The PDB entry is titled "Chaetomium thermophilum pre-60S State 10 - pre-5S rotation with Ytm1-Erb1". Solved structure of RNA (26S rRNA, nucleotides 1426 to 2323) from Thermochaetoides thermophila DSM 1495, 738 nucleotides shown. The structure was determined by electron microscopy at 2.63 angstrom resolution and released in 2023. Keywords: biogenesis, pre-60S, 5S RNP, RIBOSOME. Among the 53 different proteins in the entry, which are not shown, are Ribosomal protein L18-like protein, 60S ribosomal protein L28-like protein and Eukaryotic translation initiation factor 6. An Rfam search finds the family "Eukaryotic large subunit ribosomal RNA" in it. Its family is annotated with ribosome and structural constituent of ribosome in the Gene Ontology. The reconstruction used 66,943 particles.

Context: one part of a larger RNA, bound to proteins that are not shown
RNA sequence: GGUAGUAGCAAAUACUUCAAUGAGAACUUGAAGGACCGAAGUGGGGAAAGGUUCCAUGUGAACAGCGGUUGGACAUGGGUUAGUCGAUCCUAAGCCAUAGGGAAGUUCCGUUUCAAAGGGGCA
RNA sequence: UGCCCCGUGUGGCGAAAGGGAAGCCGGUUAAUAUUCCGGCACCUGGAUGUGGGUUUUGCGCGGCAACGCAACUGAACGCGGAGACGACGGCGGGGGCCCCGGGCAGAGUUCUCUUUUCUUCUUAACGGUCUAUCACCCUGGAAACAGUUUGUCUGGAGAUAGGGUUUAAUGGCCGGAAGAGCCCGACACUUCUGUCGGGUCCGGUGCGCUCUCGACGUCCCUUGAAAAUCCGCGGGAGGGAAUAAUUCUCACGCCAGGUCGUACUCAUAACCGCAGCAGGUCCCCAAGGUGAACAGCCUCUGGUUGAUAGAACAAUGUAGAUAAGGGAAGUCGGCAAAAUAGAUCCGUAACUUCGGGAAAAGGAUUGGCUCUAAGGGUUGG
RNA sequence: UAACAACCAACUUAGAACUGGUACGGACAGGGGGAAUCUGACUGUCUAAUUAAAACAUAGCAUUGCGAUGGCCAGAAAGUGGUGUUGACGCAAUGUGAUUUCUGCCCAGUGCUCUGAAUGUCAAAGUGAAGAAAUUCAACCAAGCGCGGGUAAACGGCGGGAGUAACUAUGACUCUCU
RNA sequence: GUAGCCAA
RNA sequence: AUGGAUUAACGAGAUUCCCACUGUCCCUAUCUACUAUCUAGCGAAACC
Numbered sequence: 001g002g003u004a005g006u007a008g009c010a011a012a013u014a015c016u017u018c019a020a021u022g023a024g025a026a027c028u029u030g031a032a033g034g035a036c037c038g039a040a041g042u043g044g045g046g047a048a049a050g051g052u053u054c055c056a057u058g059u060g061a062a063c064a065g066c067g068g069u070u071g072g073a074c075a076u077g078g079g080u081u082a083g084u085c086g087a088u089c090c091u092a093a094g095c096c097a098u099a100g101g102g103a104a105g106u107u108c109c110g111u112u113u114c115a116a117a118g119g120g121g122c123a
Numbered sequence: 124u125g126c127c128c129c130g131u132g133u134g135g136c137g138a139a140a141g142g143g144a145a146g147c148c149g150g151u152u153a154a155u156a157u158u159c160c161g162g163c164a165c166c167u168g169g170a171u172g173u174g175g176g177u178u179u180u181g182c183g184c185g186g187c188a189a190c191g192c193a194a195c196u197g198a199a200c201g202c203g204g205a206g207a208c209g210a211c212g213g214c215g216g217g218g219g220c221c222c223c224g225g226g227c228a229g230a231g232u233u234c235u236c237u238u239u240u241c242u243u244c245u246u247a248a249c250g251g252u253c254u255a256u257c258a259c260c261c262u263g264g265a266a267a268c269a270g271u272u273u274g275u276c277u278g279g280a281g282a283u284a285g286g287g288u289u290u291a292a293u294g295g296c297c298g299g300a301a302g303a304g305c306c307c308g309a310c311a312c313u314u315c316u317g318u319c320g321g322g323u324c325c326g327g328u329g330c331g332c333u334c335u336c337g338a339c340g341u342c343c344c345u346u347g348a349a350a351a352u353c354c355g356c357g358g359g360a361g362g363g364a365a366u367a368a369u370u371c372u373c374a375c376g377c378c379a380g381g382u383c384g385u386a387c388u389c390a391u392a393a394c395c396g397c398a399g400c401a402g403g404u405c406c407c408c409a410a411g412g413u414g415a416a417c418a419g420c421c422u423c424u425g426g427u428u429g430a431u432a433g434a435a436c437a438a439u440g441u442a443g444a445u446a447a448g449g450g451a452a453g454u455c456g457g458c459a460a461a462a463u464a465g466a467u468c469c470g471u472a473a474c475u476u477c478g479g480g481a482a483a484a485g486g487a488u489u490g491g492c493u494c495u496a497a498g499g500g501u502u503g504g
Numbered sequence: 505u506a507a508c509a510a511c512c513a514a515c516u517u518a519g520a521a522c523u524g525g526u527a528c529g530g531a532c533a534g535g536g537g538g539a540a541u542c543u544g545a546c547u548g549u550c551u552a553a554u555u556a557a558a559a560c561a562u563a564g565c566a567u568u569g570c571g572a573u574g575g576c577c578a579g580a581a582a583g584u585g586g587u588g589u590u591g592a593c594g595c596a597a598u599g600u601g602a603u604u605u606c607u608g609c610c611c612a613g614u615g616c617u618c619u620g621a622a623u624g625u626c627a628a629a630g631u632g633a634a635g636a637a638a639u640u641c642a643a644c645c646a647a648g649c650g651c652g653g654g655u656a657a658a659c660g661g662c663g664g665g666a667g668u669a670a671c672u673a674u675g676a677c678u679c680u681c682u
Numbered sequence: 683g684u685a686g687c688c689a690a
Numbered sequence: 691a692u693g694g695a696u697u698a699a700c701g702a703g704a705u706u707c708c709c710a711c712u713g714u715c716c717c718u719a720u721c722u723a724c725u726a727u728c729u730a731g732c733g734a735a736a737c738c
Stems, first nucleotide, its partner, number of pairs: 001738002008732002015033006034428004043408004049388002053386001054078006063071002083165002085384003089142002094136003100109003118129005146163005166380004172375003175371001176369003182362001183192003196361001200357006209342004214337007221329001222327004226244001228242004245303001249298005258288005268278003304323007343347001394403002410422004431730004440724007448716002452714001457711001465489005474479001476602001490523002493520006499512005524528001536709007543701002548560002564600007575587004610661002613659002615655004620651001624649002631642004663681006688693002
Other pairs, nucleotide, nucleotide, family: 003736tWS004735tHH005006cHS005733tWS006734tWH007733tHS010724cSS011391tWW014034tWS021025tWH022024tHS022069cWS025069tWS026431tWS027066tWW037042tSS038422tHS038424tHS039423tWH041424tWW048389tHS048390tWW052079tWS052080tWW055153cSS062073cWS064399cWS066431tWS071399cHS072392tHS078154tWS079080cWH082385tWH083145tSS086139cSS088143tHS090350cSS091138tWH091349cSS093137tHS097111tWH099110tHS100583tWS102580cWS102581cSS103105tHS108581tWS112117tWW113115cWH114583tWS115117cWH118130cWH138141tHS140405tWS141348cWS142350tWS144166cSS146157tSS147247cSS151156tWH152154tHS163248tWS170376cWW171376cWS175194tWS178363tWS183195cHS186188tHS188260cSS189287tSS193373cSS197359tSS197360tHS198359tHS199358tHS206351tHS207350tHH208349tWH213273cWS213338cWW227243cWW246300tWS246301tWH247300tHH248299tHS254292tWH256290tWH256337tSS257289tHS263283tHS264281tWS264282tHS265278tWS265279tWS265281tHS271275cWW272274tHS274339tWS301302cSS343345tSS345347cSS360370tWW364367cSS367368cHS387393tWS388393cSS390404tWH396400tWS414416tHS414418tHS419532cSS438726tHS439725cWW446713tWS447717cWW450712tHS450714tHS451457tHS451458cWH451459cWW451712tWH453714cSS454456tHS461711cSS463535tHS464529tWS470484tHS471483tHS472481tHH473480tHS475478tWS476478cHS476697cHS492521cWW504506tWH528530cSS545698tWS545699tWS546562tHS550557tWH551556tWH563601tHS571591tSS572590tWW574588tWW579581tHS579582tHS603697cWW604695cWH609662cWW612657tWS615656tHS621650cWW623625cWH623626tWS630643cWW635638tHS657658cHS668669cHS668675tWH674675cWS683685cWS713717cWS
């Protein structure tokens, strides 16, 4: 390359109207509706792990198995303030030095020992 | 130019869920906050004053006692307490949540009804004060045994009763603190900015839910850490002050607190699974209704509305169902489906290790409405 | 005899009338039941990704070894470590596997264990002789084996019961048994 | 024996 | 009292039967959703 613009893009109930932005809007935003999670949550916060993914602007392509003006994407900037929260301190299971003894040796055992292993006071 | 005392050994690392000094509320950012701002606190360590206490007889007083009081001499050496401890069950106290009633303000409904339905009505750390079960002390001496728990323990080793002392706050009041926060209103208002008013009140209930504390009880051939650190006691070493001594854990006053982490996700897109993978991955908070119920179903707060879409409705599928009459004739085989099911009541065989079998089996019933009866607490002679 | 009235509060339980009905735990939620056999006692556990079970474990039972200068282990070794902060109501290794039931009869071949007598096999070291020496030859010679005894009588074998002449093992030769 | 004897 | 293993309870263990029950069957029919189908966009592989 043929297969082939084919197989397929059918779990998780579900989307609709208007306006705006824009070259372009089912999957951007505002409002208007209709629904779902139903407190062992589709909520509010953390440990591990990740490391900037957080926030604000802006954006061609690529990526988001449809689109895309949107994005955890791409580009530039910003953001983490402690005597009282933790770490730091203590010891647990456990691990590693020292004395000493093995082993050709890299090293192995040894953690109280068959060690002169130290503290204090008076004058 | 030395002497004396003592025995106990040996160091370090090892927990962001163990142990552990001490911070709360409100506000603020595009993004951090128990860290910033404002208010109001606390702990630890150090130095050194003042005022108190003690003392001219050096080391305070009171109570029968439990013990109390702003202090209350205390070296070596010893004793003790805290840290410091399982699981499970019922009971009681407290906080928070849930529930019910009244009131102020606001909102929604309003064909009709509904003095209606809903929303705000909050009070931190830290202090002062008053209270809070066990336990302990004094008197007294108990059988006609008593007191007493839901649960049977206690008492001549001193009960009941009377009188007291004390541990225990997430309890009441006050300070904090209404000035905050929240709700409502009237003017002003290009922004800048707002300005000024009115409130934020009073109760009740419980086999409710959650956390916490207390006294009990049960189980073990299972008995459920250590250390840092802090305190008490026994002992009695040294020691006194006359223009002050103090070996006082009292009040006030003074100084200081270094390093490192802190954003965000914690998952149907921030981790691992080669991925924005229906997988997997440790915890905390947990509303209303039905109901036995963190079952299923529906709702509030808070979140989503994200998983390629439009049209049509052939076969065959995947998922969900029904089917007259017959009722396992189907099939290797009642596979699959259907039937049963909650609760109340009647009733329940063989067998048995006497504990079970057992919800055996087989039956009666269940809606709505209007009533009746029983089951409590307080006050009053 | 307050053995009575008033007020307050909340949930259970029982009884009765009335009333709709094709349904009344109206959705949801939510055992089909019974008669037997085999099998493992039960609760529990495993073949992550084809087997969840009559497999494994278990409590109960039985046996064996060990009294510390010891047993069971581990290590290349060690002045090494563990059991052991241990001591037979303990520790370690086996088999069986709750309870109930349960031990066909009798031995003595394999095996288990007896320092009981032997040197019969009998290494190294040591001893004696010959040879000039290398070397050769002789006795001596541990344990184990062998021989000879008792059994966990486990495995195994095992038709009984009588006698005798054998005389101990192995007998052997007759009898007869429902 | 239409259900016996003997055994705690 | 008993003379038992013909061992109770328990089990996602293996087997036979009974009642109930039914689309297992006679003997098939019908309905709903998601596909398949048609469109826009996107777009493989096995195999040869």